Overview: mRNA: 38 nucleotides with solved positions. The entry also contains 50S ribosomal protein L1, not shown here. It was solved by X-ray diffraction to 2.6 A. The PDB entry is titled "The structure of a ribosomal protein L1 in complex with mRNA". Sample source: SYNTHESIS OF THE RNA FRAGMENT FROM THE PLASMID PUC18, SEQUENCE FROM CELL-FREE (IN VITRO) SYSTEM WITHOUT LIVING ORGANISM. Crystals were grown from: KCl, MgCl2, HgCl2, PEG 10000, cacodylate, glycerol, pH 6.0, VAPOR DIFFUSION, HANGING DROP, temperature 277K.

Context: bound to proteins that are not shown
RNA sequence: GGGAGUGAAGGAGGCUUCGGCCGCGAAACUUCACUCCC
Numbered sequence: 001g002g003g004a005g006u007g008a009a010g011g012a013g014g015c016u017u018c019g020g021c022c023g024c025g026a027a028a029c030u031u032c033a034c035u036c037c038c
Base pairs, nucleotide, nucleotide: 001038002037003036004035005034006033007032008031009030010029013022014021015020
Other pairs, nucleotide, nucleotide, family: 011028tHS012023tWS016019tWS025026cHS025027cHS
């Protein structure tokens, strides 16, 4: 520096090469934390 998971919170929109993809289920996305890994 990056990839992820978990908890809680916010949340009805989020991303896009504009082809669509994801979310309005606990689930997108985002925040603070708890860990894992590269």